[PDB]
Context: bound to proteins that are not shown
RNA sequence: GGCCCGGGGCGGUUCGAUUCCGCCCUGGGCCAAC
Numbered sequence: 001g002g003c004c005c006g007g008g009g010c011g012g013u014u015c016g017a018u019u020c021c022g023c024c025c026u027g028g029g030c031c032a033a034c
Base pairs, nucleotide, nucleotide: 001031002030003029004028005027006026007025008024009023010022011021012020
Other pairs, nucleotide, nucleotide, family: 013017tWH014016tHS
């Protein structure tokens, strides 16, 4: 840095969002590196 699982907060969109698009905090697992 990327991927997987979980917590706490928000924004946007929508008739309707835990459920779509995203943003901050945050716990653990894993991958590449010879």
Released in 2008, the model rests on X-ray crystallography data to a resolution of 2.66 angstroms.
The RNA (tRNA (34-MER)) has 34 modelled nucleotides.
The entry also contains CCA-adding enzyme, not shown here.
The depositors describe the entry as "Complex structure of AFCCA with tRNAminiDAC".
Primary citation: Toh et al., Embo J. (2008), "Molecular basis for maintenance of fidelity during the CCA-adding reaction by a CCA-adding enzyme".